[PDB]
Entry title: Drosophila melanogaster Ovary 80S ribosome. An RNA structure (18S ribosomal RNA, nucleotides 1063 to 1995) from Drosophila melanogaster, in which 878 nucleotides are resolved. It holds a match to the Rfam family "Eukaryotic small subunit ribosomal RNA". The family has 90 seed sequences and 75,755 matches in Rfam 15.1. On this family, see Yusupov et al., Science 2001: "Crystal structure of the ribosome at 5.5 A resolution". It was solved by electron microscopy to 3 A. The entry is indexed under Specialised ribosome, Drosophila melanogaster, Ovary, RIBOSOME. The reconstruction used 185,913 particles. Among the 76 different proteins in the entry, which are not shown, are 40S ribosomal protein S21, 60S ribosomal protein L32 and 40S ribosomal protein S14a.
Context: one part of a larger RNA, bound to proteins that are not shown
RNA sequence: GAAAGUUAGAGGUUCGAAGGCGAUCAGAUACCGCCCUAGUUCUAACCAUAAACGAUGCCAGCUAGCAAUUGGGUGUAGCUACUUUUAUGGCUCUCUCAGUCGCUUCCGGGAAACCAAAGCUUUUUGGGCUCCGGGGGAAGUAUGGUUGCAAAGCUGAAACUUAAAGGAAUUGACGGAAGGGCACCACCAGGAGUGGAGCCUGCGGCUUAAUUUGACUCAACACGGGAAAACUUACCAGGUCGAACAUAAGUGUGUAAGACAGAUUGAUAGCUCUUUCUCGAAUCUAUGGGUGGUGGUGCAUGGCCGUUCUUAGUUCGUGGAGUGAUUUGUCUGGUUAAUUCCGAUAACGAACGAGACUCAAAUAUAUUAAAUAGAUAUCUUCAGGAUUAUGGUGCUGAAGCUUAUGUA
RNA sequence: UAUGUAAGUGGAGCCGUACCUGUUGGUUUGUCCCAUUAUAAGGACACUAGCUUCUUAAAUGGACAAAUUGCGUCUAGCAAUAAUGAGAUUGAGCAAUAACAGGUCUGUGAUGCCCUUAGAUGUCCUGGGCUGCACGCGCGCUACAAUGAAAGUAUCAACGUGUAUUUCCUAGACCGAGAGGUCCGGGUAAACCGCUGAACCACUUUCAUGCUUGGGAUUGUGAACUGAAACUGUUCACGAUGAACUUGGAAUUCCCAGUAAGUGUGAGUCAUUAACUCGCAUUGAUUACGUCCCUGCCCUUUGUACACACCGCCCGUCGCUACUACCGAUUGAAUUAUUUAGUGAGGUCUCCGGACGUGAUCACUGUGACG
RNA sequence: UGUUACGGUUGUUUCGCAAAAGUUGACCGAACUUGAUUAUUUAGAGGAAGUAAAAGUCGUAACAAGGUUUCCGUAGGUGAACCUGCGGAAGGAUCAUUA
Repeated sequence: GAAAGUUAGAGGUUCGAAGGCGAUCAGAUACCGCCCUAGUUCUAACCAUAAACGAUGCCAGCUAGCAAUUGGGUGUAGCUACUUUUAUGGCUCUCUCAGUCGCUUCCGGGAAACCAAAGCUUUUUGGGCUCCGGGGGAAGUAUGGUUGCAAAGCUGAAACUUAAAGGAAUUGACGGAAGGGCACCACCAGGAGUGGAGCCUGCGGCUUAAUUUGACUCAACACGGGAAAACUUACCAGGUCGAACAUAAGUGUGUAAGACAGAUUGAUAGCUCUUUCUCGAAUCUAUGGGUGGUGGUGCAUGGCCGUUCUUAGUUCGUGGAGUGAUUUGUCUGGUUAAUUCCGAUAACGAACGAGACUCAAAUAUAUUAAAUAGAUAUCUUCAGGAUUAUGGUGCUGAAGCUUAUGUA
Repeated sequence: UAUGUAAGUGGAGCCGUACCUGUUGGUUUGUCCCAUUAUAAGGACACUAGCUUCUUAAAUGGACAAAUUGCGUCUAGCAAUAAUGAGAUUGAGCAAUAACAGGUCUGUGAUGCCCUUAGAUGUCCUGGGCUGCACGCGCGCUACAAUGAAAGUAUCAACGUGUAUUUCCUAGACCGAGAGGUCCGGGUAAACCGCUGAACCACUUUCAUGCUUGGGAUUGUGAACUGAAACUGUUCACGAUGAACUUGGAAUUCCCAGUAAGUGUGAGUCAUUAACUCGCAUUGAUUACGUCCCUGCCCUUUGUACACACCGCCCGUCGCUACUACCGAUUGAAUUAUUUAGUGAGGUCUCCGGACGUGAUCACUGUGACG
Repeated sequence: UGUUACGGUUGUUUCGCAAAAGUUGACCGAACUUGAUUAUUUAGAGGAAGUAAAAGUCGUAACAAGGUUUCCGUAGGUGAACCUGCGGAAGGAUCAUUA
């Protein structure tokens, strides 16, 4: 020997652990807000700890630059306040001690961060002295001793457990991290629909024998291009039919089906069977746990695509740059949809990405040009315009309509 | 049925021509033709008596802004809107590095291994299911009407698809209230549907804004179609029924121009059935013309104890199951050595003691010897 | 007979010599009994820390401005990580530009 804590007085504004209220919140004994108590204050004692840090003991010698300032000294008629200039004071540059700061790199050192010391710890080194550590925990615990009014302080283990704890740096992660930018799968400003109801369809659930099944934030869910009557179909229920390394030992009186009535079935289906013929070893091998299989696993995979990722990003070969993972190269521009740039440049010929290109269509039909398409003229049933022009002509039986009607 | 219409009737019409409209059809190398079945070439003639704007892309053609009073720095006066069909027609296709435990073994004769096949998962033989429905959720369709609705009446698309053991686009008649039926025709496609002469929008009437003809869910019967075969259904009309919905909470989508949105049509699978998606035309606004708030994505600077990477890592309380070591009444318990006091076996030494066993004298007794 | 020689393990008094038992006192001292002192080991109701055990409950303390920056010393308070006061430090999110 900060603070806090403790004693005993004197104080007692501000603040304020504790406590008491109000909010917030799912909760809030917290943060935020109010009056406040011990305390902060002064005295006389105790305590003896702090990230008491520069996480860096003290005396000593050496080793470098650069700039500031604290203190003292000494030459600047450098300035300079005025008693008159001088004496002083202020500063000026120039020195000089003790340094302390600062920044730059060693012939420095270190794992690095970094440090004129944290270097001179050469090539296991040596100026001297003192203290402390030996993986992490258990633990600064237990216990003893000692100090204390207490709180507690200075000493200080083991059992057991453990294959790592830790330091400085690098790349990603790219979040109450600031910066600079971008987007209708983001907002502002708008509009339209969904979420309401009806039905259609998908998916979940339940249901059943099956609701086949595959996909579950974007990036599953009117998907599988699956709008399913069978088929599809993998499903379900009955229910046939033979497929390839046991490739067959076995008297074909059966190794595998086509198809009568009763029966059966979905159906005379001979699927199967009563009755019982019939099959063509040119395959039941009585298979190695198999050719096939819409059976398993996309966590075995190929291919395909999907987002990742509205973007602008990415790999170099050599290089001045690290002990090293890695690293201006691929940039602070005060430039653009863009790794886009006249640039700072700290290479380039860098290269892909992006651009560039490719398509539609806007666009000159000048040119080439027509089974088609056509503008155009021509020609095809006065097409009303005797309301643009005109004639035989009209009230004088005309057009029109009546009767019998001529392919009974 | 040619039905002329003269007669009846009628009172005035029949008939000529046209600049303009309106036409079969023919003039895309023509007017006559030569020739030819006929066209073209051959001639005259126009000496082009239908041409290249449209339809058709063949090839070329087409934006750079010189100039913007401020020594924006001897470098971006982007106020030149201009200029111009065009500031791109501007929409799209391709799309690096890096990967994900994205999806698919049920795209396949891409496939490991697994599995099962004489008891098939295959292959299917038939039917059902995937469409079962108290419910949740998703994208949609139709509407919740008087800008509309209803019956007529006006009238314009574009992208394209279109039959060949045929089963398609479809013309034009016929028969049908319609769905649909008979009989023939065109188009293998710029030729035929087809001027693809589509739908709201346009006009006129009917309904008066009534949960009404708004709306068409539900539902009975008939009429049909394809599929051999049609039911919680395969679709399609006719009469009838007329549900909810009077604009949709919390929330949450898509988009800056021929876009949104309205309205159709083509195509996909399709024997039959589109509310779906892939296209296409048509009608055609509002409101920005931008910021980083929202939510994402990039760039660096920066922190990090994260690196199956913030869906990270991670701290204590409490509770169950163990294990070690502490504290602790019992003034606990058991040793272990070391001693204070106390008693105390033995022994050494010492004070006495004096079993027995001698010495030895005192006498002697046995005898002899001397006096 | 005054005196002597040899025998009687004689009589029995003088005088010794050693010497066993037993003893008195000292001294060494085993040993047991008691007390204290150590130095180990062990039983214990209850109490309270630690470790393993992730897979339990509750909340989220810390690391990103971990959403109240963290840490330290010290006191008090709180179910729990923790909270608050006073002081300190950057191991900070400021090496800072403010003649």